[PDB]
Context: bound to proteins that are not shown
RNA sequence: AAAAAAAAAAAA
RNA sequence: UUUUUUUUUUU
Numbered sequence: 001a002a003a004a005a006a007a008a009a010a011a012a
Numbered sequence: 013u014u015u016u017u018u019u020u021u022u023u
Base pairs, nucleotide, nucleotide: 004021005020006019007018008017010016
Other pairs, nucleotide, nucleotide, family: none
C1' cells in the first nucleotide's frame, strides 16, 4: 500500500 | 450525517 465490513476520536 | 485518521478482518 488495493475492494467491501465493523469499531474509537476530532471539524460539517 | 458523507469524503478525512487509526486498528482489525477476508472460505